Released in 2020, the model rests on cryo-EM data to a resolution of 3.15 angstroms. This is an experimental structure of RNA (LSU rRNA chain 7, nucleotides 2224 to 2966; LSU rRNA chain 2, nucleotides 470 to 646; LSU rRNA chain 4, nucleotides 764 to 922) from Euglena gracilis, with 877 nucleotides shown. Rfam match: Eukaryotic large subunit ribosomal RNA. Rfam links the family to the GO terms ribosome and structural constituent of ribosome. It comes from the structure "Cryo-EM structure of the highly atypical cytoplasmic ribosome of Euglena gracilis". Primary citation: Matzov et al., Nucleic Acids Res. (2020), "Cryo-EM structure of the highly atypical cytoplasmic ribosome of Euglena gracilis". The entry has 78 different proteins, among them Ribosomal protein eS17, Ribosomal protein eL42 and Ribosomal protein eS30.
[PDB]
Context: one part of a larger RNA, bound to proteins that are not shown
RNA sequence: AAGUGGCAGUCACUGGUUCCAAUGAACAGCCUGAAGGAUUC
RNA sequence: CCCUUGUGUCCGUACUGCAUCACCGCAGCCGGUCUCCUCGACUAGACGUCGCUUGUCCACGGACGAAAUGCAGCUAAGGGAAGUCGGCAAACUGGCCGUGCACCUUUGGAAGAUACGGUGGCUCCAGAGGCCA
RNA sequence: UGGCUCGUGUGGAACUGUUGCUGUGCAGGGGAAUCUGACUGUUUAAUUGAAACCCAGCUUUGUGAAGGGACCAGCUGGCUGGUUCCGUGAGGUGACUUCUGCCCAGUGCUCUGAUUGUCAAUGCGAAGAGAUUCAGCCAAGCGCGGGUAAACGGCGGGAGUAACUAUGACUCUCUUAAGGUAGCCAAAUGCCUCGUCAACCAAUUAUUGACGCGCAUGAAUGGAUCAACGAGAUUCCUGCUGUCCCUAGUCGCUGUCUGGUGAACCAACAACCAAGGGAACGGGCUUGGAUGUGUCAGCGGGGAAAGAAGACCCUGUUGAGUUUGACUCUAGUUUGAUACUGUGCAACAACAUGUGGGGCGUAGCAUAGGUGGGAGGUGAGUGCC
RNA sequence: CCGAGUAGAGUGGCUUGGGACUGCAGUUUGAAGAGUGACGUGUAUCCGUCACAAGGUGGCAUACAGACCUGGGACCGAUAGUGCACAAGUAGAGUGAUCGAAGGAUGCAAAGAACUCCGCGAAGAGGGUUAAAAGUCCCUGAAGCCGCAACAGGAUCGGUGGUGUGCAGUGCUGUAU
RNA sequence: UCGCUGGUGGUUGGGCUGG
RNA sequence: GGGGUGUGC
RNA sequence: GGCUGCACCGGGGGCUGCACCGU
RNA sequence: ACGGUGGUCCCCUUGCUGGCUGCACCGUCCCCCAGCCUGACCCCAGUGAGAAAUUGGCAGCAGAGCUUGGCAC
RNA sequence: GCAGUGCUGCUCUCUGC
Numbered sequence: 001a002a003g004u005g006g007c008a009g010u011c012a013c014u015g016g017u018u019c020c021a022a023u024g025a026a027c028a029g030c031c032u033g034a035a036g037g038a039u040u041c
Numbered sequence: 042c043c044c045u046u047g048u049g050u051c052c053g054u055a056c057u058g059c060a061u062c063a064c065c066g067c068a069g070c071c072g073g074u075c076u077c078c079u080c081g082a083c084u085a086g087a088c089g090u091c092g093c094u095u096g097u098c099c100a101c102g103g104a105c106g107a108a109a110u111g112c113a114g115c116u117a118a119g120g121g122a123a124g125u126c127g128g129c130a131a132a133c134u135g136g137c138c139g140u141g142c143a144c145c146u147u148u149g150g151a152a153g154a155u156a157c158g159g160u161g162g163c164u165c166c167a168g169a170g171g172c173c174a
Numbered sequence: 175u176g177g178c179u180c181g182u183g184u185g186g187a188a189c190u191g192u193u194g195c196u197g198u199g200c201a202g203g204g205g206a207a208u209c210u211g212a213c214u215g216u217u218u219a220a221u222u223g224a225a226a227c228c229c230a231g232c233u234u235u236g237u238g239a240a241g242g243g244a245c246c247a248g249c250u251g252g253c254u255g256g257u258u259c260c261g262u263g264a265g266g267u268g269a270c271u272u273c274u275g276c277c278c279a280g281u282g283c284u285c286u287g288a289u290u291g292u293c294a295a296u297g298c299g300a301a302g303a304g305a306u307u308c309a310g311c312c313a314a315g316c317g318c319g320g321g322u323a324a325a326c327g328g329c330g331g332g333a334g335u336a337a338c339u340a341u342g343a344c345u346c347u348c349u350u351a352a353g354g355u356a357g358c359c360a361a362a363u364g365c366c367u368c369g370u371c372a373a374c375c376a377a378u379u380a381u382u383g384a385c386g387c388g389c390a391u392g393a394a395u396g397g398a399u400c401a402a403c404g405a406g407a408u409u410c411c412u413g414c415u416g417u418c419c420c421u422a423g424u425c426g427c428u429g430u431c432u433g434g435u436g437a438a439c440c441a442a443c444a445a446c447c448a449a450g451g452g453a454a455c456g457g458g459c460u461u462g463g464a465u466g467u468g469u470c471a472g473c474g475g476g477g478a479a480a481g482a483a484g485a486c487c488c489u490g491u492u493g494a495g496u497u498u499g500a501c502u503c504u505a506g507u508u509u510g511a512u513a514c515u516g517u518g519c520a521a522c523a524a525c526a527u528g529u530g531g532g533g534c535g536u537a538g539c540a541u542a543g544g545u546g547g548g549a550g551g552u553g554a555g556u557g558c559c
Numbered sequence: 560c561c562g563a564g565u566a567g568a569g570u571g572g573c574u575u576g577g578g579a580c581u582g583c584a585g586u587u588u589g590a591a592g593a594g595u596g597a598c599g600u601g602u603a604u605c606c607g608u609c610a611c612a613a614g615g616u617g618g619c620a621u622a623c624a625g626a627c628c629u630g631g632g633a634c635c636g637a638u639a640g641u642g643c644a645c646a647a648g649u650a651g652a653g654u655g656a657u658c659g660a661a662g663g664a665u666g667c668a669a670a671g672a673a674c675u676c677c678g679c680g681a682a683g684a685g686g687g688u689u690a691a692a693a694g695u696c697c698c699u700g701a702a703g704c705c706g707c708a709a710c711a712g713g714a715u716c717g718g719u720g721g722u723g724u725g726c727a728g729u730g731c732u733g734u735a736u
Numbered sequence: 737u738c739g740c741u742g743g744u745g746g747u748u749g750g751g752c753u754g755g
Numbered sequence: 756g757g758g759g760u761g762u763g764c
Numbered sequence: 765g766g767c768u769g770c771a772c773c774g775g776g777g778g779c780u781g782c783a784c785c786g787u
Numbered sequence: 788a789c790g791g792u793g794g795u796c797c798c799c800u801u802g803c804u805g806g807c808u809g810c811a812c813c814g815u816c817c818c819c820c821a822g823c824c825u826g827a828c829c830c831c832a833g834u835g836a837g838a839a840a841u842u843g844g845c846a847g848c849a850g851a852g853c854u855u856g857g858c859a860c
Numbered sequence: 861g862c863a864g865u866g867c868u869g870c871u872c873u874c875u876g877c
Stems, first nucleotide, its partner, number of pairs: 020024001064073002080092004101433003111427002114424004119419002123417001128414001136160005145150001147269001161190002164187004170179004191195001203412007210404002215227002231267007242254002245251001271398003275329003280326002282322004291316002297311002299308003330348005357391001358388001369385005443457001446463005456877001567588004572583002594611005651658002671697001674685003720875002723872001725870010737836007745829016761812008774799004782793005
Other pairs, nucleotide, nucleotide, family: 007008cHS020022tHS022024cSS056063tWS060074tWH066070tWS084086tHS084088tHS108471tWS109429tHS110428cWW113425cWW117416tWH118420cWW121415tHS121417tHS122128tHS122129cWH122130cWW122415tWH124417cSS125127tHS132414cSS134202tHS135201cWH141155tHS142154tHS143152tHH144151tHS146149tWS147149cHS147400cHS161197tWS163188cWW169180tWS174175cWW191194tWS210225cSS212402tWS217224tWH230268tHS232324tWS238258tSS239257tWW241255tWW246248tHS246249tHS266394cSS267394cSS269400tHS270399cWH273393tWS274394cWH277351cSS278325tHH290317cWW293314tWS295510tWS296312cWH302304tHS302305tHS304602cSS305601cSS313509cSS323326cHS328352tSS335342tHS336341tWH342343cHS342344tHS349353tWS350352tHS354355cHS354392tWS355393tWH356392tHS356397tWS360367cWH364366tWS374380tWW375377tHS378380cHS393396cSS416420cWS442458cWW445477cWS451456tWH458877cWS474475cHS484486tHS498500cWH527528cHS529530cHS541542cWH562613tHS563591tHH564565cHS564589tHS565590tWH565613cSS566589tHS571584cWH574581cWW575577tHS579600cHS590612cWW600601cHS617618cHS635639cSS637644tWS637663tHS639644tWH642647tSS643647tSS643662tWS645662cWS647661tHH648649cHS648659tWS649660tWH650659tHS653655tHS653656tHS665669tWH665693cSS666668tHS666670tHS666691tWS667690tHH669692tWW670688cSS670693tWW672686cWS672694tHS673686tHS677682tWW678680tHS678681tHS687694tWW688692tWH689691tHS719876tHS722873cWW724871cWW735859tHH736860cHH769804cWW770803cWW771802cWS772801cWW773800cWW781794cWW787788cWW787789cWW840849tSS841850tSS858861cSS
């Protein structure tokens, strides 16, 4: 040196915006921190 | 660094599955039955029509232009609902663009109101952007 | 501002064509009213998609939790309720708009003190030899009284009367709890009735606009307008059409012939008529008339063709669903008594005892048993105390 | 010194032939034991008989459609007798609770059909086993229905059936010299 | 023994008729 | 032909 | 039953039968 | 118009002697002369002798069947 | 052979729902 031919629908992600007299699970698991404790090599 | 190539044991694993024959419907029944992927051209398009990939020609067949009747597809002069309980059934219209649109209204609509004009093929003229430089 | 990419995305013009171009598939006919439901949504799988149900809106209603509703055989049970009046359990009506009139006499619900009536069980009292009998009091309820109709519901006759006739603002009378109010109508509600007038048409039992003694309209059993919407019901106009005059042609698949395969319905037996008679509508019987036997494709007159022990109607001393102000009960609700039930202070009401009134004298009113014609005080005091 | 929430009673409900309540059960009440219970009309008063509740054991005579072990039968005889004589609670049906069949017989002995012709083959034609094909459909094989051959007829409810003859075909009985 | 038929036969019954 | 007698006119 | 004379007694009609009497 | 008197006539009736005269019921009974039909008996002639008789057969009688033609071994 | 008698079919008379 180390996006990029094109642009259509689909999928994914991202940034948002609207709707609700509707606000859209839980658990296991995992992680970080705070304060303490301990430390044979 | 080394240890039944440490441990990873147990069970499902075929095929079918919007099925025109694998399920249910007594059946190999034009019915029903869950989800996923989903190309090219015309097009607004997951409409509709045709085609590459994939798959298939299987639905009991054959002759005879194939009576009458039927179930379906179409047409039909002149008239235009006179048919009929009744415009039933069919027909008319139909996409898009431009101009435009009345009563009534709860001011939101009505509304694609109603209506009028155009639409092909070819050859041009305008007209929008991007990158390198 | 040069190379390259670069509007299948638009507007204009010229030419062009047997005026024709969303050239195929695809692809709103339109307009004007009445009834009706506001809408959207829902619906009887397999005859009804609707004007039915639901909705929002409106309005009643019970409820402040030991509560409302409510399941359970039962439960220290589960539900509403992870709730708490801007929540909610139970009804009705059905958007907006404009209104929703009068009646609480009946029934219902509800409130009071339910102080007067009726009223259970237990309890307390009396009489009885006792079983038992009798009285009084104590609950809710029912009566009684009041409220309530966006509770169920209801919401009138008769006879006169104006200077032409006619009509009747006006009056008289009976009468109700109130007497149908505002509105709307031959409306999906009007018997008469095809009501009358007008519009529509050549012709209108249709439809529209009106009118209104409305059999039997009418106000949340909601009344009246009503935009938008509707596979709702109806009527008119336009356009278009084989719906029709009046049919014809054409085409695919049938059928038709056929190779393979191949049922069922139904079946007393049969299977040509006329008349007659007859269980009153014969294929058979009687008297006649026909009639050779057997095909193929059709056919809908007949076989009172087939189905299905008529589903209508009636009977049965058969039911079942629903209703109620049927009889007989019952769950649940509610009210009283009992068991659960301890420690107390107090007051009140009961068994238990002393007292007197209507005539007028009668000593006052000697109210009610027993009965004595006098029991007795004593002389204030020795043999009577 | 003999069984206490007992027996009994009010009341409610079941039960019984038990009737002013046989028994039982709830609830309220609740004894005596110097007696109690029963004596089939509630009550009171006397008397009598029998027994001694509220705790318990307890063999016999008794019942026995199942299932096992037996003996029998005026029973049924494969559409009967159990649903099942058999690979029957099976096949099958239903989501399920459940429902639920049909189905016996060769022959003495498999001796279960060698070999031949034809055919692709099954068959068939022969030829065999056997007393017999009785041929794994197997004891027998009815009716209904059907094929074929022979014969007799064939328009007519002018029918089926009846009647009296006839004509064909076909039996039977008797039969003199 | 009995019956029938017939007596110019005899007696008795009956029912009727005619001058 | 002859007598008796009855009933009704 | 009928019909007839002699010859007696009752019962009745005409008093448009007479004389009368009264009503 | 009514009743009363005197008498009139007429019609019937009773009594008086009667006479004439009957009819119907062919009533009914009886007599004379006769007669018709018919029963029983007596006498004479003529005439006659009555029912039944196989019903399986025999019993003493009684006794309804018989003839003809044809038919194989 | 004769007499009689059945059966089957067909025919004819009279019937025969």